BIV TAR RNA: 28 nucleotides with solved positions. Protein in the same entry: BIV-2 cyclic peptide. The work is reported in "TAR RNA recognition by a cyclic peptidomimetic of Tat protein" (Leeper et al., Biochemistry, 2005). The structure was determined by solution NMR and released in 2005. Sample source: RNA was transcribed in vitro from DNA oligonucleotide templates with T7 RNA polymerase purified in house with unlabeled or 13C/15N enriched NTPs (Silantes) and purified by denaturing PAGE.
Context: bound to proteins that are not shown
RNA sequence: GGCUCGUGUAGCUCAUUAGCUCCGAGCC
Numbered sequence: 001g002g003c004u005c006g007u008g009u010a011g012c013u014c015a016u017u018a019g020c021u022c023c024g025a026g027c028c
Base pairs, nucleotide, nucleotide: 001028002027003026004025005024006023008022010021011020012019013018
Other pairs, nucleotide, nucleotide, family: 007008cWH007010cWH007011cWH013014tHS014015cHS
C1' cells in the first nucleotide's frame, strides 16, 4: 500500500448479520 485472513491476546453495538473503527499478520 496492493492482496489475503483473523473476531481480532480488537473491540462495541444498531440489527443490519451487520455496521461502526481500527490493527495485527502474511506475502510482494